[PDB]
RNA sequence: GGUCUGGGCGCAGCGCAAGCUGACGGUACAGGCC
Numbered sequence: 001g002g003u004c005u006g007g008g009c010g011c012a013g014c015g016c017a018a019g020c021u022g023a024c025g026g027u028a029c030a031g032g033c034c
Stems, first nucleotide, its partner, number of pairs: 001034006009025002011022004
């Protein structure tokens, strides 16, 4: 000075069930290298 990956937490919304999601938080958190 730069680059790449992503995991879980809260809140909210929808439903006979099941199931997903938010240029949201988070300009957060973590690790490696040149």